Method: cryo-EM, resolution 2.53 angstroms. The entry became public in 2024. Shown are 708 nucleotides from a PDB entry: RNA (23S ribosomal RNA, nucleotides 571 to 1299) from Staphylococcus aureus. The entry also models magnesium ions. The entry is indexed under antibiotic, ribosome. Entry title: Cryo-EM structure of Staphylococcus aureus (15B196) 50S ribosome in complex with MCX-190. It holds a match to the Rfam family "Bacterial large subunit ribosomal RNA". Among the 28 different proteins in the entry, which are not shown, are Large ribosomal subunit protein bL27, Large ribosomal subunit protein uL14 and Large ribosomal subunit protein uL30.

Context: one part of a larger RNA, bound to proteins that are not shown
């Protein structure tokens, strides 16, 4: 062992068991409800694509810079490269530089102004201090910069024992048939 | 006539070739095999040692060969070329949460502003609807006043039926 | 020069037509306001972004063919990126946004005779074709309602079997044809009712019957609008197969009324998380679907500093169990195993696989 099934999930009786005791484990008669996962797409159960199945391994990192945030020294300042000392340290020395404390304009040059303009008009940009080392985070350059993968370019060897031709030297082509010249 | 022994002459084995078939197609075989077929003393066919090299060489010329795939061999090096193109990117959850549009591009399945999201900081009634007023504009609808476009009926009179 | 047709317009009355005609002109959208009421955004500046393939329904239009699951717009909604009821099934439809229990209740669309929860409800009236449960132009004495109507006890309307024909086809009579191949001239009525015949006919013609109504007798009986619901048109291909099935004369249609079902909507009790107010430092109130994306908090793996353990009285692997927390995951117990390794708190990273016809080893 009458039965129409992306295989489960809910309900459940029957059976068997008995813990990490706790409104407890296997199984499951029947009934509800249900077309795998990814990828791509306007829109996939798809008869788009991908993977039998199991396991490892297999893709946004790091170096320097720029920019923003948090985070810390301290502030009209903040900061050191490089070198030297030192243990491949930690710090100490090292103030060339670097940012900032003043802008403006091609510039000369002027300076809280400056440019334009003939103005003492107007108009642009300034002026009311908060900046600077270092370092987490997000971003971006410059680097193969998230990982696989092309047709293909380019240089420097190899390679005529297959094929293509060609050079030297060799060897095969049973047997039979027409009947040019002269 | 007889002799002589000519042919990229004839038939046909050995050798060579690849014309039809048919088998075979995870084959006996990365190109064969059966059956038949063509040349078969020549541009034949075959050994042996030898030369030509890739921007190169061979080619009775087919883009044909050049160590099972030649519109430019193969190997290593520039190299992790380039790839706006397909695919793939591996832990959890809680919060908000689009867009498939513009303009512009050798641009159209790429990209650059804007517009739509998300996070911090500032600002601090600016934002929504609805009531009430005020207005800008010509759409449905109508209407024939104007450009046209058209259906019937009045009414006089131009070229012109003729003189 | 012409007269009169006209025809080319002049003036008129009265129709009428339009995206690129307006003397006119809504509804609604927009713009602003001494100003209100009720809501809660909006702007700026900066750091990250993904978006530039749309879709479909509904309504305005182009475009095509008042073609299309059609192209381009525009204006909602919704799918995308939305799960739940309902449409048999079925992204775009109708209703409705899922935070986590629950074998609690109420309802939206949709429904209530079985599948399959709920009315074999209740009043009224409609269909008869299974319409309901695919088309149309047209076609019809199918059936119902409201009207308007001529007609009729003087008695319309039937067949009322009751006459049925006259000078007469008279003229034109025309193949000859006296209700037929066409001009009709179409007179009165023998009569209750009558036509140079209503009229079927075509070779002339046989004409009875619905003009026409006494009498077969005795009640009606032509038309006409404008509905309501059906009928007819009605062929298609693998099996009914154009109600999801059964099946229905209501369990179909209309109009009313009263129940009841029905979701993950919205109530109820519990329980996360986070956000704005009382402070009632507690108890209110809100919010909590998600893809490209942005933001925060986290859960493992290897190492390292440091502290502080554990370990042949059996670590680290591996199997097993019926354990714990919201999740990534943590623990314990019993096997097997024979030597290292956990825990806090911080540093760094070759850190987490399920998919790339991925590589490499089993099977």
């Nucleotide at each position: 062992a009458c039965a129409a099934g992306u295989a489960g999930u809910c309900a459940g009786a029957g059976c068997c068991c008995g813990u990490u005791a706790a409104u407890g484990g296997g199984u499951g008669a029947u009934g509800g409800c249900g077309u795998g996962c990814c990828u791509u797409u306007u829109g996939u159960a798809g008869a788009a694509u991908g993977a039998a199945c199991c396991g490892g391994c297999g893709a946004g990192u790091u170096a320097c810079g720029a920019u923003u945030u948090g985070a810390u020294g301290c502030a009209a300042g903040g900061u050191u490269a490089a070198g030297c000392a030192g243990u491949a340290a930690a710090u100490g020395u090292g103030g060339a530089g670097c940012c900032g404390u003043a802008g403006c304009g091609a510039a000369a040059g002027c300076g809280a102004g400056u440019c334009u303009g003939a103005a003492u008009a107007g108009g642009g940009c300034g002026u009311u201090u908060a900046g600077u080392a270092u370092u987490u985070g997000g971003u971006c350059g410059u680097a193969g910069a998230c990982c696989c993968g092309a047709a293909a370019c380019c240089a420097g060897g190899u390679g005529a024992u297959c094929u293509a031709c060609c050079c030297u030297u060799g060897g095969u082509c049973a047997g039979g048939u027409u009947g040019a010249a002269g | 006539a007889a002799u002589g022994g000519a042919g990229g002459a004839c038939c046909g084995a050995a050798c060579c070739g690849a014309c039809u078939u048919a088998c075979g197609u995870u084959g006996a075989a990365a190109a064969g095999u059966g059956a038949g077929c063509g040349g078969a003393u020549g541009a034949a066919c075959u050994g042996a040692g030898g030369g030509u090299a890739g921007c190169g060489g061979a080619g009775a010329a087919a883009u044909u060969c050049c160590a099972a795939u030649c519109g430019a061999a193969c190997c290593u090096g520039g190299a992790g070329a380039u790839a706006g193109c397909u695919g793939g990117u591996u832990c959890u959850c809680u919060c908000c949460g689009a867009a498939a549009u513009a303009g512009c591009u050798u641009u159209a399945g790429g990209g650059c502003u804007a517009g739509c999201c998300u996070c911090a900081a500032g600002u601090g009634a600016u934002g929504a609807u609805u009531a009430u007023u005020g207005g800008a504009g010509g759409u449905a609808g109508a209407g024939c006043a104007c450009u046209g476009u058209u259906u019937g009926g009045a009414c006089g009179a131009g070229g012109g039926g003729c003189c | 020069g012409g007269u009169u047709a006209c025809c080319g317009a002049a003036u008129u009355c009265a129709g009428a037509c339009a995206a690129a005609c307006u003397c006119c002109g809504a509804a609604u959208g927009c713009c602003a306001a001494u100003u209100a009421a009720u809501u809660u955004a909006a702007c700026u500046u900066g750091g990250g972004a993904g978006u530039c393939a749309g879709a479909a329904c509904a309504u305005g239009g182009g475009u095509g063919a008042u073609a299309a699951g059609g192209u381009c717009c525009g204006u909602g909604u919704u799918c995308g990126a939305a799960a739940g009821g309902g449409a048999a099934a079925c992204a775009g439809c109708c209703c409705a946004g899922a935070c986590c229990a629950c074998c609690a209740g109420c309802u939206a669309a949709g429904g209530u005779c079985c599948c399959a929860a709920a009315a074999u409800a209740u009043a009224u009236g409609u269909u008869a074709a299974g319409u309901g449960g695919a088309a149309a132009a047209g076609g019809a004495u199918g059936u119902g309602g409201c009207g308007u109507u001529g007609c009729c006890c003087a008695g319309a309307c039937a067949a009322c079997u009751a006459g049925g024909a006259u000078g007469u086809u008279g003229g034109c009579u025309u193949a000859g044809a006296a209700g037929c191949a066409g001009c009709c001239a179409u007179c009165a009525u023998u009569u209750a009712a009558a036509g140079a015949g209503u009229g079927c006919g075509u070779a002339a013609u046989a004409g009875c019957u619905c003009a026409c109504u006494a009498g077969u007798c005795g009640a009606g009986u032509g038309a006409c609008a404008c509905u309501g619901c059906g009928c007819c048109g009605a062929a298609a291909a693998u099996g009914u197969a154009c109600c999801g099935g059964g099946g229905c004369u209501a369990a179909a249609c209309a109009u009313a009324u009263u129940a009841c079902c029905g979701a993950a909507g919205c109530u109820g009790u519990g329980g996360a998380u986070u956000g704005u107010c009382c402070u009632u430092u507690g108890g209110a109130c809100a919010a909590u679907g998600g893809u490209a994306g942005g933001a925060g908090a986290g859960c493992g793996u290897u190492c390292u500093a440091a502290g502080g353990g554990c370990g042949u009285u059996g670590a680290a692997g591996c199997a097993u169990g019926a354990u714990c927390g919201u999740a990534a995951g943590g623990a314990c117990a019993u096997g097997u195993g024979g030597a290292g390794c956990g825990c806090u708190u911080a540093g760094a990273a070759g850190u987490g696989a399920g998919a790339a016809u991925g590589c490499c080893g089993g099977u």